[PDB]
RNA sequence: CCUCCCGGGAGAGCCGCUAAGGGGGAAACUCUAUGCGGUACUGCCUGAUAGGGUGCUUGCGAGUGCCCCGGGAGGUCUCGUAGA
Numbered sequence: 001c002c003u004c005c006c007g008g009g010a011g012a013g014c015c016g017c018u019a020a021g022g023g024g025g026a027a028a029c030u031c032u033a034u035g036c037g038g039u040a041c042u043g044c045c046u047g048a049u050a051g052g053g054u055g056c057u058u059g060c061g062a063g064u065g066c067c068c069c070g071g072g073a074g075g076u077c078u079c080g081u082a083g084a
Stems, first nucleotide, its partner, number of pairs: 001075009010042002013039005020034001021032004040049001043054004055066002059081005
Other pairs, nucleotide, nucleotide, family: 018033tWH019020cHS019032tWS025027tHS033035tHS046047tWS047050tWS047051tWS057064cWW057077cHS
């Protein structure tokens, strides 16, 4: 330095449940999460987990990995290809 494993946080994710409040409405009704449940996410930049830009890893192409806290472990990144 790297790889992994466990646990726990943040955040404007996705899918669903619920309407006190508040909208629409002549009314009946209907709309909506600041209320909840289940379950994923993550480099850096800007301007949101959107939009638009841009990196790191053996040259090189493709990958994988790159939010915060803690815990444990290991040596160790993968494929392709080039190294007269």
The depositors describe the entry as "Crystal Structure of the HCV IRES pseudoknot domain". Solved structure of RNA (HCV IRES pseudoknot domain plus crystallization module), 84 nucleotides shown. The structure was determined by X-ray crystallography at 3.55 angstrom resolution and released in 2011. The entry also models nickel(II) ions. Crystallisation conditions: RNA was mixed in a 1:1 ratio with well solution (0.5-0.6 M Li2SO4, 30-37 mM MgCl2, 1-2 mM spermine, 50 mM MES, pH 6.5) with an additional 10 mM NiCl2 added to the drop before equilibration, VAPOR DIFFUSION, HANGING DROP, temperature 291K.